[PDB]
Background:
Solved structure of RNA, together with DNA, 63 nucleotides shown. The entry is indexed under RNA synthesis, short RNAs, termination, TRANSCRIPTION. The reconstruction used 47,279 particles. Method: electron microscopy, resolution 2.8 A. The entry became public in 2022. Girbig et al. published it in Cell Rep in 2022: "Architecture of the yeast Pol III pre-termination complex and pausing mechanism on poly(dT) termination signals". Among the 17 different proteins in the entry, which are not shown, are DNA-directed RNA polymerase III subunit RPC5, DNA-directed RNA polymerases I and III subunit RPAC2 and DNA-directed RNA polymerase III subunit RPC6. The depositors describe the entry as "Structure of yeast RNA Polymerase III Pre-Termination Complex (PTC)".
Context: bound to proteins that are not shown
DNA sequence: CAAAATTTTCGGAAGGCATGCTCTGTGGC
DNA sequence: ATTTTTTTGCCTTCCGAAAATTTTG
C1' cells in the first nucleotide's frame, strides 16, 4: 500500500 | 375479405443505485 | 473435473413476443 474485522458517538 | 407491413403495448431480463456520517485500533497477505 | 447461501427495496432501458392496428391486393 491493499483487504480484512474489531470498535468509539 | 384476410394476407402482410408496420406500430404499440407486454413482458421478463438486464443492468444500475442505495444499504449513513466522521474517527480510533490490530492482522495478514 | 461431485458439491450450498450468507440483505433488500426500487429504477429505467433494452428487446423480443404477442397483440392491435392499418395497409395492401
Nucleotide at each position: 500500500g491493499c483487504c480484512a474485522c474489531a470498535g468509539a458517538g